[PDB]
Annotation:
The RNA (Large Subunit rRNA, nucleotides 369 to 1129) from Giardia lamblia ATCC 50803 has 705 modelled nucleotides. Majumdar et al. published it in Nucleic Acids Res. in 2023: "Insights into translocation mechanism and ribosome evolution from cryo-EM structures of translocation intermediates of Giardia intestinalis". Rfam match: Archaeal large subunit ribosomal RNA. Gene Ontology terms of the family: ribosome and structural constituent of ribosome. The literature on the family includes a 2002 paper in BMC Bioinformatics by Cannone et al., "The comparative RNA web (CRW) site: an online database of comparative sequence and structure information for ribosomal, intron, and other RNAs". The reconstruction used 17,963 particles. It comes from the structure "Giardia ribosome in POST-T state, no E-site tRNA (A6)".

Context: one part of a larger RNA, bound to proteins that are not shown
């Protein structure tokens, strides 16, 4: 010696590691040695809509046919008429365009009049979907979704058909195998006994899912050894058993929701609480992880309603593009008319409160002079005047704030129409012609309206006002603003604090921060001082007060 | 109780800096060195520093324009339009497009463009390749405990 600027180039200055989920990631979160190549919204239908292009009440390479090749000829289909479940019926009336109004069509009534009569025609009277001098058809290209492996990789599974008992588990068939000791069952002989019955003693004898023990055949502990191993289970001592319900080889039998098990859900070819190989299958996921070129111009939402919803949607709201159309416009002040019941305030009313004063009808109870008795008094009680403090779920009152409508056409005068309204000559509406008058708050500015989608629907913070929880980098609310998704510059460091919100630059200017030195930048002047997250409490620490008493009559 | 040298005291209730009240586990954190009649607090002055914020000049873009000009420009998820590249096909390449008088590829260096990207030189290579216009798509990779290989 990593990167970016300056410069002659090794020094100043800046710089954290990415991509991703995430409210937030340099993260003690996940993925990433390293390099090279492949590697992820592609086609098909079907829809909605839009632009184009041809042709227009049409309009169309259908499938075919034509010694025909991209030429020719070539139906349905869809439009052109619609509503009613249907029987059936069946739009003209206006109109640059939109848009509302008014008609007409059908259906649901109602009331009249009449022929070919539950027929027909005329009037009304909701709603609902049409029509009032047709706009469509077929290419072609976009967008978004929907089905299809469907952007691309990933389950646990479920199925179907087939292959496995060399291992391993039982169980038959046939064969094998069991060192050495040690205990000493019956049976049996000898002798002693003994009245028989029996019994004592020394032998013999060998018996046993007996023992120790070798090979085998298990596998205790060591918590050895090894533990990228000698080994996808070995190795060492140390052990359990070792005539047995023993142990080993060859043969066969049983097969998968089946066998087999002296059972542990244990084994069934390194797989087992349902093998293994193919396939249905590129199985499904609202769940992970990834998803490939710039450069420009716009730019969200973490909300509401619902949904077996709360890891996901879908309408609706922000937003994007793509319009069309023309009338005005405001997150704002000033005036005008209306609202409210928060704070404050008070208790008058709902309800909590502490105690003085007072006046008696009430012995409540005492203490009592009384034939006894309230006949003798005290307090309570019952109102009375006070008086201390409250209130969410009190209001006499009552805010600041904050909603809401207004702020251009006034007038005058004639008709006009109204199965509506009144006694009318009433009206209420709607029109239309003249006669007057104008533009009558600031300020900033053009508005308006569809179509077409996309993200989004985990929010988090500062601010202010909450509720709660003792309380929090705590848990829900709201008004803004920020981050989210905003670089810069400060705040030592901090997504969010203070400015300041960004195309590349070059001069000036300054914000907020600050100015000894690192580390760019400051002095001057008054007052204060033993810089210290912190509390009640202290200090004859040092200054500066605010009120009180003594002081030349000498404190 | 007197006199002096004798002039101030004696209370109370306070704020503004201090001192106590103030103890924790690596070694440490007025950022750090220090400072302290301050380089510290609390004022009144005048200045300095410095975010293209703001001004004023050029320039790129966008948007609007009395066509002279004038505003303006962040940006996640998303949408728009304008090209850059790739590999085929239908055409151009004015005597018929570039090539063994060096095709593609590959290295190292320039130039052009905001940039995606292009051009060309010089070397290696050894035959095949473009530029425009129209037309297609299996069309651009730093990652997916990505495959494959080395």
């Nucleotide at each position: 010696c990593g990167c970016c600027g300056g410069c002659c180039c090794g020094c100043c200055g800046g710089c954290c590691c990415c991509g991703u989920c995430u409210c937030g990631a340099a993260a003690c979160a996940c993925g990433g040695a390293c390099c090279g190549a492949g590697g992820a919204g592609c086609c098909a239908c079907g829809c909605g809509c839009c632009g184009c292009g041809g042709c227009g009440a049409g309009c169309c390479c259908g499938a075919g046919g034509g010694a025909g090749c991209c030429c020719c000829c070539g139906c349905g289909g869809c439009g052109g008429a619609g509503c009613g479940a249907g029987c059936g019926c069946g739009a003209g009336a206006c109109g640059c365009c939109c848009c509302g109004g008014g008609c007409c069509c059908g259906c649901c009534a109602u009331g009249c009049c009449c022929c070919u009569g539950c027929g027909g025609g005329c009037g009304u009277g909701c709603g609902c979907g049409g029509g009032c001098c047709g706009a469509g058809c077929c290419g072609c290209g976009g967008c978004g979704c929907g089905u299809g492996g469907g952007c691309c990789c990933g389950a646990a599974a479920g199925g179907c058909g087939g292959u496995g008992a060399u291992c391993u588990a039982u169980g038959c068939c046939c064969g094998g195998c069991g060192a050495g000791g040690g205990c000493g069952a019956g049976g049996c002989c000898g002798g002693g006994c003994g009245a028989a019955a029996g019994c004592c003693u020394g032998g013999u004898g060998g018996a046993g899912g007996c023992c120790c023990g070798c090979c085998g055949c298990g596998g205790u502990g060591c918590u050895g050894a090894c533990g990228c191993g000698c080994a996808g289970a070995u190795c060492g001592c140390u052990c359990g058993u070792c005539g047995g319900a023993g142990c080993c080889g060859g043969g066969c039998a049983u097969g998968g929701g089946g066998g087999c098990g002296a059972a542990a859900g244990a084994c069934u070819c390194a797989u087992c609480g349902a093998a293994c190989c193919g396939c249905c299958u590129g199985g499904u996921a609202g769940c992970u992880g990834g998803u490939u070129g710039c450069c420009u111009c716009c730019g969200a939402a973490a909300u509401g309603u619902c949904u077996c919803c709360c890891a996901g949607g879908a309408c609706a709201g922000c937003c994007g593009c793509c319009g069309c159309c023309c009338c005005g416009c405001a997150g704002u002040u000033g005036c005008g008319g209306c609202c409210c019941g928060u704070a404050g305030a008070g208790c008058g009313c709902u309800g909590g409160c502490c105690g003085g004063c007072g006046g008696g009808a009430g012995c409540g109870g005492g203490g009592g002079g009384c034939c006894u008795g309230c006949c003798c008094c005290u307090c309570g009680c019952c109102c009375g005047c006070c008086c201390c403090c409250c209130a969410a779920a009190c209001u006499c009152c009552g805010a600041a704030g904050g909603g809401c409508c207004g702020c251009g056409c006034c007038g005058c005068c004639c008709c006009g129409c109204c199965g509506c309204u009144g006694g009318c000559c009433u009206g209420g509406g709607c029109g239309g012609g003249g006669c007057g008058g104008g533009c009558g708050a600031a300020u900033g500015c053009g508005g308006g309206c569809g179509g077409c989608g996309c993200g989004u629907g985990g929010g988090c913070c500062c601010c202010u006002c909450c509720u709660g929880g003792u309380a929090a980098g705590c848990a829900g609310g709201a008004c803004g603003g920020g981050c989210g998704a905003g670089g810069c510059g400060g705040g030592a460091c901090g997504a969010u604090c203070c400015g300041g919100a960004c195309g590349c630059c070059g001069g000036g200017c300054c914000a907020g921060g600050g100015u000894g030195c690192g580390c760019c930048g400051c002095c001057g002047g008054g007052g204060c001082c033993c810089g210290c997250g912190g509390a009640a409490c202290g200090g004859c620490g040092u200054c500066g007060g605010c009120c009180g008493g003594u002081c030349c009559c000498g404190a | 109780c007197a006199g002096c040298c004798g002039a101030a005291u004696c209370g109370g209730c306070c704020g503004g800096c201090c001192c106590g009240g103030a103890a924790a586990a690596u070694g440490g954190a007025g950022c750090g060195c220090g400072c302290c009649g301050g380089a510290g607090c609390c004022c009144c002055g005048g200045a300095c520093c410095c975010g293209c914020g703001c001004c004023c000049g050029g320039c790129c873009g966008c948007c609007g324009c009395g066509c002279g000009c004038g505003g303006c420009g962040g940006g996640u998820a998303g949408g728009a339009g304008g090209c850059c590249g790739c590999a085929g096909a239908g055409g151009c390449c004015c005597c018929g497009g570039g090539g063994g008088c060096g095709a593609a590829g590959g290295c190292g260096g320039c130039g052009c463009g905001c940039a995606g990207g292009c051009c060309c030189c010089g070397c290696c290579g050894g035959a095949c390749c473009g530029g425009c216009c129209u037309c297609u798509g299996g069309u651009g990779c730093a990652g997916a405990u990505c495959u494959c290989g080395g």